[PDB]
RNA sequence: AGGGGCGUAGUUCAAUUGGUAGAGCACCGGUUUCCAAAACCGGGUGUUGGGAGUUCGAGUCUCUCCGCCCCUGCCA
Numbered sequence: 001a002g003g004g005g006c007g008u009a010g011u012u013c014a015a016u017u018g019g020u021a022g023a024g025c026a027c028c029g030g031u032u033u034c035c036a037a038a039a040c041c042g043g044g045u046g047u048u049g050g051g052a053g054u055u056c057g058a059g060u061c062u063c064u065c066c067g068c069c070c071c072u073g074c075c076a
Stems, first nucleotide, its partner, number of pairs: 001072007010025001012023002019056001027043005049065001051063003
């Protein structure tokens, strides 16, 4: 290079797949303990990679543009 996949909370992943984004851990606050943790209650968190188009309306649909993966780049 060429072709497929991926980007969602602090880290790992669900997604609905046009109309209102969840789960685990982490984080915070309060219990418990002489104290830490383990345990319990409660809870806040997201421009959904960037842009431009459709659409009344896009994280979802389309096309480029970044980043990260996976494949091929072969015969003289």